Annotation
The RNA (Minimal circular 7SK RNA) with a sequence from Homo sapiens has 50 modelled nucleotides. The 2022 paper behind the entry is "Structural basis of RNA conformational switching in the transcriptional regulator 7SK RNP". Method: cryo-EM, resolution 3.7 angstroms. The entry became public in 2022. The depositors describe the entry as "Cryo-EM structure of 7SK core RNP with circular RNA". The sample was in a buffer at pH 7.5. Rfam match: 7SK RNA. From the family's description: 7SK was discovered as an abundant small nuclear RNA in the mid-70s but a possible function has only recently been suggested. Two independent studies have found that 7SK RNA binds the CDK9/cyclin T complex (known as elongation factor P-TEFb). P-TEFb activates transcription by phosphorylating the C-terminal domain of RNA polymerase II. This process is negatively regulated by the 7SK RNP. The secondary structure of 7SK RNA shown here was proposed by Wasserman and Steitz on the basis of chemical modification and enzymatic cleavage experiments. This family contains a number of annotated pseudogenes and 7SK derived repeats. By type it is a non-coding RNA gene. For this family Rfam cites "Transcription: surprising role for an elusive small nuclear RNA" (Blencowe, Curr Biol, 2002).

Context: bound to proteins that are not shown
RNA sequence: GAUGUG
RNA sequence: CACAUCCAAAUGAGGCGCUGCAUGUGGCAGUCUGCCUUUCUUUU
Numbered sequence: 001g002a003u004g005u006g
Numbered sequence: 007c008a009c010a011u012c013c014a015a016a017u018g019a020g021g022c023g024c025u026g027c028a029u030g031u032g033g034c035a036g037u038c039u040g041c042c043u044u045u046c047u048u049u050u
Stems, first nucleotide, its partner, number of pairs: 001012006021041002023037005
Other pairs, nucleotide, nucleotide, family: 020042cWW
C1' cells in the first nucleotide's frame, strides 16, 4: 500500500 | 475505527585489473577519481 468481517 | 490476512526491498558499490610491502593478523600505502558501465542484460 490492499483484501474479508463487524 | 476493531480483528485477521497479504504485500513490504523508491536501492548502490555492479564488471575488470597493476603495483610494493605485509599477511592463518580478518590488511596497509599507491597506481590519472586506477580503468570502464547502454552492462554481470536473451526482443539471443